[PDB]
RNA sequence: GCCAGGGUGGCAGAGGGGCUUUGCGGCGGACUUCAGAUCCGCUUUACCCCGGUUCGAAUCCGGGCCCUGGC
Numbered sequence: 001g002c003c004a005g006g007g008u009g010g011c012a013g014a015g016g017g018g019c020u021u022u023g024c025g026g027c028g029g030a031c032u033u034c035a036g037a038u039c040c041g042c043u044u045u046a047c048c049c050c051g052g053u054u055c056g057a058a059u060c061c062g063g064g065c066c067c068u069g070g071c
Stems, first nucleotide, its partner, number of pairs: 003069004010024003027041004048064005
Other pairs, nucleotide, nucleotide, family: 002070cWW007065cWW008046cSS009012cWH009013tWH009044tWS016058tSS016059tSS017054tWS017059tWS026042cWW053057tWH054056tHS
C1' cells in the first nucleotide's frame, strides 16, 4: 500500500434520520433478618475529528484516524 465488514455510554452489545434498547455494575435509601440474597429510586438520553446532503444526524455521502476476515 491494497477487496471488505465495521469504528455506541463505567462494562457487553441490539437498532437505525430527530421518540427510543437491555443486562451487568455502580450511586442512595428500605427489611422481624442469625447469612452472602430482596425491593424502590438513579447518570453525561451515550454513538471520534473536519466538510457535504437536510428542517434535523449518533443513524446518508467525501477526507483524516482505529480493530479485524485478507494482499
Method: X-ray diffraction, resolution 3.2 A. The entry became public in 2007. This is an experimental structure of RNA (tRNA), with 71 nucleotides shown. Fukunaga and Yokoyama published it in Nat.Struct.Mol.Biol. in 2007: "Structural insights into the first step of RNA-dependent cysteine biosynthesis in archaea". Crystals were grown from: 8% PEG 6000, 1.2M NaCl, pH 8.0, VAPOR DIFFUSION, HANGING DROP, temperature 293K. It holds a match to the Rfam family "tRNA". Rfam's curators write: Transfer RNA (tRNA) molecules are approximately 80 nucleotides in length. Their secondary structure includes four short double-helical elements and three loops (D, anti-codon, and T loops). The PDB entry is titled "Crystal structure of Archaeoglobus fulgidus O-phosphoseryl-tRNA synthetase E418N/E420N mutant complexed with tRNAOpal and O-phosphoserine ('opal complex')".